Solved structure of RNA (crRNA; ssRNA target), 76 nucleotides shown. Keywords: CRISPR, Complex, Ribonucleoprotein complex, type I-D, type ID, type I, cyanobacteria, synechocystis, RNA binding protein, RNA BINDING PROTEIN-RNA complex. The 2022 paper behind the entry is "Structural rearrangements allow nucleic acid discrimination by type I-D Cascade". The entry also contains Cas7d, Cas5d, Cas10d and Cas11d, not shown here. Entry title: Structure of type I-D Cascade bound to a ssRNA target. The sample was in a buffer at pH 7.5.
Context: bound to proteins that are not shown
RNA sequence: ACUGAAACGAUUGUUGUGCCCCUGGCGGUCGCUUUCAAUGCCU
RNA sequence: AGGCAUUGAAAGCGACCACCAGGGGCACAACAA
Numbered sequence: 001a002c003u004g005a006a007a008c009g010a011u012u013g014u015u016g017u018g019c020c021c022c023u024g025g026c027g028g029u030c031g032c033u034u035u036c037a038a039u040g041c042c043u
Numbered sequence: 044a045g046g047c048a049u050u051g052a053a054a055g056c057g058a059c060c061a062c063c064a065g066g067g068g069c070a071c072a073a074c075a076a
Base pairs, nucleotide, nucleotide: 013074015072018069022065023064025062027060029058030057031056033054036051039048041046042045043044
C1' cells in the first nucleotide's frame, strides 16, 4: 500500500416410515290385461 | 259345403324417499460432522 492487496459458511442429506372412506342397509310398498261380444246367417 | 267375416275401444303407471352416523392424526426426529 484505502484500518490496504486475494476472500463461497462450503461439502453430504428422500418430511420419512405404516395405514381399506371404513362399517349396514331389500328400489321398497299396493295393484285382476280388465270390460263387452250368439261361430253367426240361409239351405 | 258354400260365401263371408279373425277383432274392437281405452288405459301405458300412481305416490313417496334420495341417505344415515362417526372420525378428520397417530408416533418420533429437529440437526450430523